[PDB]
An RNA structure with a sequence from Saguaro cactus virus, in which 90 nucleotides are resolved.
RNA sequence: GGUUGCUCGACUGUGAGUGGACCUACCCACUGUGGAAACACCACAGGAACUUCCAACCUUCGGGUGGCGAGGUAGGGCAGAAGAGUGACC
Numbered sequence: 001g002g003u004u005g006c007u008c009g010a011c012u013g014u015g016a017g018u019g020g021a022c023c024u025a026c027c028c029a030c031u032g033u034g035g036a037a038a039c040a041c042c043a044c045a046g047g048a049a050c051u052u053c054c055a056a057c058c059u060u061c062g063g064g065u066g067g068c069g070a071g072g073u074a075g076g077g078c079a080g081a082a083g084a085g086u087g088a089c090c
Stems, first nucleotide, its partner, number of pairs: 001090008011080004017050001020068001022076006028069001030046006053067002056065003
């Protein structure tokens, strides 16, 4: 030189019907109810439906549990990864 792992990792992605459900905190909204309440404030329930998914958990591996505000911000999570190292193998 390959070849492959192994480890670290700038950075980038989280893709929406022929295909997107990762988590959390704040902010910001939207709908309904109720609070002595037409608005404002507070609480609470919701974000058509059919799907799709499992980033999550449990599994006897058959399945099951749970989960949608396509908002913003920020952490994370999971994926890639430029790079490094670092082995083995040829």
The depositors describe the entry as "Crystal structure of SCV PTE G18U RNA in complex with Fab BL3-6".
The structure was determined by X-ray crystallography at 3.29 angstroms resolution and released in 2024.
It was solved together with BL3-6 Fab heavy chain and BL3-6 Fab light chain.
The 2024 paper behind the entry is "Structure of saguaro cactus virus 3' translational enhancer mimics 5' cap for eIF4E binding".